[PDB]
RNA sequence: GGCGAUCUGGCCUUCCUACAAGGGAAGGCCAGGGAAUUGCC
Numbered sequence: 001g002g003c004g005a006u007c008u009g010g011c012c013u014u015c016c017u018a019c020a021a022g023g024g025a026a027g028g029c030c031a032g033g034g035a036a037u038u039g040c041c
Base pairs, nucleotide, nucleotide: 001041002040003039004038005037006036007032008031009030010029011028012027013026014025015024016023017022
Other pairs, nucleotide, nucleotide, family: 018021tWS
């Protein structure tokens, strides 16, 4: 410098909690954008 993967927001599903109304974790899908990190070249 380039390329790949993230992150945020929205939606769905599963698990846990509350079980009215709501919260937390994980997975999948959709939408949008900057930087940085990380792996690759």

Entry title: Structure of the RNA signal essential for translational frameshifting in HIV-1.
This is an experimental structure of RNA (HIV-1 frameshift RNA signal), with 41 nucleotides shown.
The structure was determined by solution NMR and released in 2005.
The entry is indexed under RNA bulged helix, RNA.
On the sample the depositors note: synthetic-T7 RNA transcript.
The entry is an ensemble of 20 models.